28S ribosomal RNA, nucleotides 433 to 1591 from Plasmodium falciparum 3D7: 999 nucleotides with solved positions. It comes from the structure "High-resolution cryo-EM structure of the Plasmodium falciparum 80S ribosome bound to RACK1 and E-tRNA". An Rfam search finds the family "Eukaryotic large subunit ribosomal RNA" in it. Its family is annotated with ribosome and structural constituent of ribosome in the Gene Ontology. A reference for the family is Yusupov et al. (2001), "Crystal structure of the ribosome at 5.5 A resolution", Science. It was solved by cryo-electron microscopy to 2.45 angstrom.

Context: one part of a larger RNA, bound to proteins that are not shown
C1' cells in the first nucleotide's frame, strides 16, 4: 500500500417480471380450407 | 380460379384488469413493559367513640437466690 | 437437664423544691430530690372510607403501551372433534346476562401456519426515479506465502516481474474386491480352412 | 463309447509308496 | 441302503 | 442312501392380542 | 399379513462329538 | 502278511464337488520406477605450443675495484735464509646499468589496464651464468637441488567419450471443485537410536443380527461377598537408631 | 567384675 | 566401708524408601434365573465303589419356577457382533494434583486425567496450552467468563468500615520481595487505684 | 481510671543498573483504591424461537 | 387417475 | 345462460412430506467441472468460425458455463450414450524466452 464487514456520494449501461388483454376504424404483408 | 377463416406490424380512440412497496386495521407464534386479583397458610398491625388497671409500674427486656 | 416460685432494676414531662445564681453547644445547664399518669403498657365493648387491614409463601383470575416473525395452499384426514351464537330434547348444583353435563338443528372462528381497505409507482417506454456494474470515503476489523518442526509475522531456509514448459506413469507376476459367461468343467496355445482380403494386422471357422 | 497342454476335480510321506463311513 |  | 447333538431361516396345523 | 403359546420341517452358520485316509510312537508280529 | 489293534499324537486331510476364463481398482516386488541432486569405481582414447628434467646446434653479459703464483732490481748474511720497491693478471674475488626475479610498504588497484597488473624500494650480472630452435620421457605413468611440487587457467592422481538415466536409511518440490468419516508421536524384534517389520489407533467393502420402550450391552450406581500394607499411628509390641535421671545385687 | 585401703 | 563406668529392674526426651503388633479415604474383583433352576422316575458305561445301584456323567419323560411392569436402580443401549482389503504414524509437549536426581531453572525422568498439536469465536491491554465455551446460511429474543469516569457498549448507581504514601494502591496463570523495626492511625485481650 | 504487657488490619523504614516509559493509557484521594452488601445494566460462532441448504435416519406411493 | 377459480351480457 | 385467461402432475438412486444434526492436519471415499483424441447420434459457419480486448438487470455454494459490443479472417462443436491419455500450476537457487 492493497484487504474482509456495512452502507452513502458519485458516475457508465440497462425493459427479458420491473402496469394496460381486449375494442373500433384504416394501410401495408404471410398463411390454412372449402 | 372463387368465398370462408387466422396471423404480423403500423396509426389514430375507447377501455379493463394484474403486480410490487408505504400506511392502517384483524388474526396466530414468539418477547418487553405497567396495574391489579379468589382462596388459604405463616406469634403480624393501626385507629375512633366510653369506662377502668399498676407507679421504678406497665406488653417487654435485665441482674440475682 | 425443664415448669411453676419470689427479690429489685427499668419512664420521662415544655411541672415543683435545694444548691452553682446564667455557670449550657441549646430559646437553657450541672448536681441532689419531689409529684403525676398528660406521654408509655394493659383489660371489657363495638365499631373499619377519620385510619389501618403489611410481608413471604401455596393455588387461581385478568390488565396498560408496544418490537419481531406469516413457512403452507389438503382430487377425498384443512375431516373428526373443540370451541362460538341463536333456537331446543331432558337432569344437577355452584343458584347464576361466560354455571355445568355436544343427551338435536343451522351457522361461524378462538379450531384447520395472515388476510383486508386506501394511496403511490402512473393514464409511464427509460428521465434526476427503479434494477446492476465500477470509483471513492466513513465506523469496527485485518503480521509475509511455501516448508521442516513441540512451537513461525518472526533476527529460519526459497521466491526482482510475465508468458510458455514441469512430477505415482509402462510392462511383468500374486492376491483381495466387484460385473459378465459356462459350470464338475472350463480357457479353442502353436497351427491350419474359408465364395476372408481398400478398411481387413479384423472379424469368421475348427480336423469328415 | 472323440486320449495336444494349463488350471480345477485328492490327501499325506524323506522316501521305496500308500490313500477317504461300508453293501447292511 | 440310490 | 445321503454320521450324532444343541440354537437357528422358511414350511404344516390349532389358539391369543393387533 | 404381523408379533405371541404350542406343534411340523430343520437351509446357511456358530460350538462340539463321531468315523475313516497319510506320517510317527506303543502292543502283537510269517 | 493283501501285516494287525480301541490305544495316544499330527497333517496346509476327508464326511453328495466350485471352479475356470475375462474387465477394472488397490497394495507389495522387479525394472529409469513420482520429480531433480552426489563425493566414487571401471574401459578405450587425445596432450610436453605452458611448465620439469636430460640431451643436439647456434647467440648473449655498459662501466669501475681489489691485486694470488711465475718474473726483474736493490738491501742484509759465514751459511740456510730475510726484507724493501716495481712487473704481471688468479679467484664458483666486490660495487654496477641491462638481463633473470620477487624482500617492503602488509602502498595503489580489489565491479581493476589485468582471472597476479601498476608504483616506488629490494635480489642478481666469468659462472652450478643466461636465452632460441630442435629432440626425448605419457597418467597409480611421467618428471623432482624435495615444496606433495609441475604435467596447457585443471594434480594428496591430467584431460575426452562411454558401462550410465551408476546407487543414495538424506535435502528440495509434487497442479481443479463442493460434500462424509478422522488419527499416531505406546508397545515387542532389529550392525538397531535421522531407518524398518510387527501389535495398536483410521478408511472403505460385505454378510449375519435387532428394528417387538426387548434382549445382547454399560469408563455409573445399589444389595451380597472377596483380596491389600500405601496416607496415619508406634518407639513401653519386635529390628535397628537414640538423650537423661532412679532404684538394686 | 575393676577401684585407695 | 566410699569414684566412676559396669550387670538388672520400672521410667524418661526424639526417629525410618529399602522397620511392624494395629490400619484407612480412593482405586479393584465376582454375583443378582428360561440354550437355565428345583423335583422324582427310568435307560447306557469298558470309569468309580465293600455295593449288577455304591457313586458319577450323559439321555429320555413327568411335574414347576416373577413375567402386562419386565428375577435390584437408570440408559437418544442394535449407531450392535464378525470377516476381507488397505493408508498414516511409530522425533512431541503442557497444566491441577502425586512423585524421583538437582541449590536451582522457562532442567532432566516417570502416574491418573485433560488439552495443545490437528482450533477457530468471547474474555485477560498484549500472548500456541489460562477462563467461558467448540463452529452450516440468516432475523428476533435472553445469557457466561467478565465488566459499567474516559478511551470503551453499559451505574461519575446504592448502602457500611479502613487509608494519605517528599517513591499509596489497583486482584487466577502473570509477570519478585524478607528477616528485623514504628510514641502513624483503628479495632481487640489480658494484669494492676 | 490512669499505668503495663500483648495480638492484627491500612500505612511506613528496610528497598541500589545501566536509550525515555510504563496498574495498558489519561489520570484518579465526599475513590475511578482496598474488605463486604444490595439492585439496575451492558455484553459470544454457546443457549431459545422461526425460514432456508445439506448429511442421516422415517412414513407412503406402480387399478 | 379427477375440474379449479378469475374476468367478462 | 354465451366467450378469455392459469393449470389440469406420476422419471423408482424417482417423487411427496417429518425429525435429528453440521469443527479439523496426516489420511480415506463419493458426486461434480473443465482440456487433446477415437465411435455412434445431431448440428453452427463469406447474411462471418476460432481465437483475443471490454463487460453482463444472467445462472451456479464453487470449479464454470451461457450471452453483448469491438477486433479477427476461416473453420468448429456435440451434455445421446460411450471409448481413450504425454489432462488441470505460485513456488522446486526448477528449463527456455522477454522485461
Nucleotide at each position: 500500500a492493497c484487504g474482509g464487514a456495512u452502507u452513502a456520494a458519485g458516475a457508465g449501461a440497462g425493459a427479458a417480471a420491473a402496469c394496460a388483454a381486449g375494442u373500433a376504424a384504416a394501410g401495408a404483408g404471410g398463411g390454412g380450407a372449402a | 380460379a372463387u368465398u370462408c377463416u387466422c396471423u404480423u406490424c403500423u396509426u389514430u380512440a375507447u377501455u379493463a384488469a394484474a403486480a410490487g412497496a408505504a400506511a392502517c386495521a384483524u388474526c396466530a407464534g414468539u418477547g418487553a413493559u405497567u396495574a391489579a386479583u379468589u382462596u388459604a397458610a405463616u406469634u403480624u398491625c393501626a385507629a375512633u367513640a366510653a369506662a377502668g388497671c399498676a407507679a421504678u409500674c406497665c406488653c417487654c427486656u435485665g441482674a440475682a437466690a | 437437664u425443664u415448669g411453676u416460685u419470689u427479690u429489685c432494676a427499668c419512664u420521662u414531662u415544655c411541672u415543683c423544691c435545694c444548691c452553682g445564681c446564667a455557670c449550657u453547644a441549646a430559646u437553657g445547664u450541672g448536681g441532689g430530690g419531689a409529684a403525676a399518669a398528660c406521654u408509655g403498657g394493659c383489660u371489657u365493648u363495638a365499631u373499619u372510607u377519620c385510619u389501618u387491614c403489611a410481608a413471604u409463601u401455596a393455588u387461581u383470575u385478568u390488565u396498560u403501551u408496544u418490537g419481531c416473525u406469516g413457512a403452507g395452499g389438503a382430487a377425498u384426514u384443512u375431516u373428526a372433534a373443540a370451541a362460538u351464537u341463536a333456537u331446543u330434547u331432558g337432569a344437577a348444583u355452584u343458584u347464576u346476562u361466560c354455571u355445568u353435563c355436544u343427551u338435536a338443528u343451522a351457522a361461524u372462528u378462538u379450531a384447520a401456519g395472515u388476510u383486508g381497505u386506501u394511496u403511490c409507482u402512473a393514464u409511464a417506454c427509460a428521465g434526476u426515479a427503479c434494477u446492476u456494474u465500477c470509483u471513492u470515503a466513513a465506523c469496527c476489523c485485518a503480521c509475509u506465502c511455501g516448508u521442516c518442526u513441540u512451537g513461525a509475522a518472526a533476527c529460519a531456509c526459497g521466491g526482482a516481474c510475465c508468458a510458455a514448459g514441469g512430477a505415482g506413469u509402462c510392462u511383468a507376476g500374486c492376491a483381495a474386491a466387484u460385473g459378465u459367461g459356462c459350470a464338475a468343467g472350463u480357457g479353442u496355445a502353436u497351427a491350419u480352412g474359408a465364395u476372408u482380403c481398400u478398411u481387413u494386422a479384423a472379424a469368421c471357422a475348427u480336423u469328415u | 463309447u472323440a486320449u495336444a497342454c494349463g488350471c480345477a476335480u485328492a490327501a499325506u510321506u524323506a522316501a521305496u509308496g500308500u490313500a477317504a463311513u461300508a453293501u447292511g | 441302503u440310490c | 442312501c445321503a454320521u450324532u447333538g444343541u440354537a437357528g431361516a422358511u414350511u404344516u396345523g390349532u389358539g391369543g392380542u393387533g | 399379513c404381523c408379533c405371541c403359546a404350542c406343534u411340523u420341517u430343520g437351509c446357511a452358520u456358530a460350538c462340539a462329538a463321531u468315523a475313516c485316509c497319510g506320517g510317527u510312537a506303543a502292543g502283537c508280529a510269517a | 502278511a493283501u501285516g494287525c489293534u480301541u490305544u495316544a499324537u499330527u497333517g496346509a486331510g476327508u464326511a453328495c464337488g466350485a471352479g475356470c476364463a475375462u474387465a477394472u481398482u488397490u497394495g507389495g516386488u522387479a525394472g529409469g520406477a513420482c520429480c531433480c541432486g552426489a563425493g566414487a569405481g571401471g574401459c578405450u582414447u587425445u596432450g610436453a605450443a605452458c611448465u620439469a628434467a636430460g640431451c643436439g646446434u647456434g647467440a648473449u653479459g655498459a662501466g669501475a675495484u681489489u691485486g694470488a703464483a711465475g718474473u726483474c732490481a736493490g738491501a742484509c748474511g759465514a751459511a740456510a735464509g730475510u726484507c724493501u720497491g716495481a712487473u704481471g693478471g688468479a679467484g664458483g674475488a666486490u660495487c654496477g646499468a641491462g638481463u633473470u626475479g620477487a624482500u617492503a610498504c602488509u602502498g595503489a588497484c580489489g565491479u581493476g589496464c589485468a582471472a597476479a597488473u601498476c608504483g616506488u624500494u629490494c635480489a642478481u650480472u666469468u659462472c652450478a651464468a643466461u636465452c632460441a630452435c630442435g629432440u626425448u620421457u605419457a597418467g597409480g605413468g611421467g618428471c623432482g637441488a624435495a615444496a606433495g611440487a609441475c604435467u596447457a587457467a585443471u594434480c594428496g592422481a591430467a584431460a575426452a567419450g562411454c558401462c550410465u538415466a551408476u546407487u543414495a536409511g538424506c535435502u528440495g518440490g509434487u497442479u481443479a471443485u463442493u460434500u462424509u468419516c478422522g488419527a499416531a508421536a505406546g508397545a515387542u524384534c532389529u550392525c538397531u537410536c535421522a531407518g524398518g517389520a510387527u501389535c495398536g489407533c483410521u478408511g472403505g467393502a460385505g454378510u449375519u443380527g435387532a428394528u417387538u420402550a426387548a434382549u445382547a450391552u454399560a469408563a455409573u450406581u445399589u444389595u451380597a461377598c472377596c483380596a491389600g500394607g500405601u496416607a496415619g499411628a508406634g518407639a513401653u509390641a519386635a529390628u535397628g537408631a537414640u538423650u537423661a535421671g532412679a532404684g538394686g545385687a | 567384675c575393676a577401684g585407695g585401703g | 566401708c566410699c569414684u566412676u563406668g559396669a550387670c538388672c529392674u520400672a521410667u524418661u526426651c526424639u526417629c525410618a524408601a529399602a522397620c511392624u503388633c494395629c490400619c484407612a479415604a480412593u482405586a479393584g474383583g465376582u454375583a443378582a434365573a428360561a440354550a437355565g433352576g428345583g423335583c422324582g422316575a427310568a435307560a447306557u458305561a469298558a470309569c468309580u465303589c465293600a455295593a449288577u445301584u455304591u457313586g458319577u456323567a450323559u439321555u429320555u419323560c413327568a411335574c414347576u419356577c416373577a413375567u402386562a411392569u419386565u428375577a435390584a436402580a437408570u440408559a437418544a443401549a442394535a449407531u450392535a457382533a464378525c470377516u476381507c482389503c488397505a493408508a498414516g504414524u511409530g522425533g512431541g509437549c503442557c497444566a491441577u494434583u502425586u512423585u524421583u536426581g538437582g541449590u536451582a531453572a522457562g532442567c532432566a525422568g516417570a502416574a491418573c486425567u485433560g488439552g495443545c498439536g490437528a482450533u477457530g469465536a468471547g474474555g485477560g491491554a498484549u500472548g500456541c496450552u489460562c477462563c467461558u465455551a467448540a463452529c452450516g446460511c440468516u432475523u428476533g429474543g435472553a445469557u457466561a467468563a467478565g465488566g459499567u469516569g474516559c478511551c470503551u457498549a453499559a451505574a461519575u448507581a446504592u448502602u457500611c468500615g479502613c487509608u494519605c504514601a517528599u517513591g499509596a494502591g489497583a486482584u487466577c496463570c502473570c509477570a519478585u520481595a524478607a528477616a528485623a523495626g514504628g510514641u502513624g492511625u483503628u479495632g481487640g485481650u489480658u494484669c494492676a487505684u | 481510671a490512669u499505668g503495663a504487657a500483648c495480638u492484627a488490619g491500612c500505612c511506613c523504614u528496610g528497598a541500589a543498573a545501566a536509550u525515555g516509559g510504563a496498574u495498558g493509557g489519561c489520570g484518579c484521594u465526599a475513590a475511578a483504591g482496598c474488605g463486604g452488601a444490595u439492585u439496575a445494566c451492558c455484553g459470544a460462532u454457546a443457549c431459545c424461537a422461526a425460514g432456508c441448504c445439506a448429511u442421516a435416519a422415517a412414513a407412503a406411493g406402480a387399478a | 387417475a379427477g375440474a379449479a377459480a378469475a374476468a367478462a351480457u | 345462460u354465451u366467450u378469455u385467461u392459469u393449470u389440469u402432475a406420476g422419471a423408482a438412486u424417482c417423487u411427496u412430506u417429518u425429525u435429528a444434526u453440521g469443527a479439523g492436519u496426516a489420511g480415506a471415499a463419493a458426486a461434480u467441472c473443465g482440456u487433446g483424441g477415437g465411435g455412434u447420434u445431431u448440428g453452427u459457419g463469406u447474411u462471418g468460425a476460432a481465437g483475443c480486448g471490454a463487460a453482463a438487470u444472467a445462472c451456479g455454494u464453487g470449479a464454470g458455463u451461457u450471452u453483448u459490443c469491438g477486433u479477427g479472417g476461416a473453420a468448429c462443436a456435440u451434455c445421446u450414450c460411450c471409448c481413450u491419455a504425454g489432462u488441470g500450476c505460485a513456488g522446486a537457487u526448477c528449463u527456455u524466452g522477454g522485461u